[PDB]
Molecule: Mango III variant
RNA sequence: GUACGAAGGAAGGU
RNA sequence: UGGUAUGUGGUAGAUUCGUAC
Ligand code: W6F
Numbered sequence: 001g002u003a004c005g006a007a008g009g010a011a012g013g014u
Numbered sequence: 015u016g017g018u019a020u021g022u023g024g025u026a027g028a029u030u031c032g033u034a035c
Base pairs, nucleotide, nucleotide: 001035002034003033004032005031006030007029
C1' cells in the first nucleotide's frame, strides 16, 4: 500500500 | 476535535480493530 471481514462511544479526540 | 450529519460515515469524506499478503 493492499485484500477480506468488521466496528458507536466499551478504539480515540468535546 | 478529522466533521456538511453523535451516524459506524448515512446524502460526500474520515477513524479504529481482527485475519492475511
Ligand atoms: C472526548 C471526546 C471528544 C469528541 C467525541 C465525539 C466527537 C464527534 C461527531 C458526529 C458528527 C460530526 C462531528 C462529530 C466531533 C465534533 C462538536 C459538535 C457535531 C455537530 C452539533 C449539534 C450539538 C449537540 C449532542 C451529541 C453529544 C454532545 C456531548 C457534549 C461537550 C460536553 C461531554 C457534552 C463523539 C463521541 C464520546 C467524544 C468524546 N464529533 N463535535 N450534540 N462534554 N458531553 N464522544 O467536533 O459537532 O452537531 O448540536 O448532543 O462529555 S461525533 S460535548